Keywords: Complex, RNA-binding, RNA BINDING PROTEIN.
Solved structure of RNA from Candidatus Scalindua brodae, 50 nucleotides shown.
Lineage of the source: Bacteria > Pseudomonadati > Candidatus Brocadiales > Candidatus Scalinduaceae > Candidatus Scalindua.
Released in 2023, the model rests on cryo-electron microscopy data to a resolution of 3.1 A.
The work is reported in "Target RNA-guided protease activity in type III-E CRISPR-Cas system" (Wang et al., Nucleic Acids Res., 2022).
[PDB]
Context: bound to proteins that are not shown
RNA sequence: GACUUAAUGUCACGGUACCCAAUUUUCUGCCCC
RNA sequence: GGGGCAGAAAAUUGGGU
Numbered sequence: 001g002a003c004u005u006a007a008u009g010u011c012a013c014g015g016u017a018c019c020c021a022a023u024u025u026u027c028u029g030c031c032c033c
Numbered sequence: 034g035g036g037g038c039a040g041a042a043a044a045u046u047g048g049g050u
Base pairs, nucleotide, nucleotide: 017050018049019048020047021046024043025042026041027040029038030037031036
Other pairs, nucleotide, nucleotide, family: 012014cHS023044cWW033034cWH
């Protein structure tokens, strides 16, 4: 020096990864050849 | 002449913006 800027004009701090959903349903801590 | 079970089946992501 390039790998990248264009210059009298870059609100991108210019924009919430936001909204809906019940870790619940069932089950006697019980009992004999 | 002795304890037997001590978890089992599901659902573990779908819709939008």
It comes from the structure "Structure of the SbCas7-11-crRNA-NTR-Csx29 complex".